[PDB]
Context: bound to proteins that are not shown
């Protein structure tokens, strides 16, 4: 985020551009 | 040219 | 994580 009950149950959290700083 | 951090930038995922 | 010293009035 989904479901669901309030416990819980499952899934996710990528890629490009653009600026800064540091070597 | 490399490394690190951002974005009153964009595209994408249920996130 | 946040983080510029930056907190809520008077009318008895």
């Nucleotide at each position: 985020u989904g479901c669901g009950a309030a416990a819980g149950c499952a899934g996710u959290u990528g890629a490009a551009g653009a600026c800064a700083a540091g070597u | 040219g490399c490394u690190u951090g951002u974005c009153g930038u964009u595209c994408g995922u249920u996130a | 994580u946040a983080a510029a010293u930056g907190g809520c009035c008077u009318c008895g």
Molecule: 5'ETS rRNA
Organism: Saccharomyces cerevisiae S288C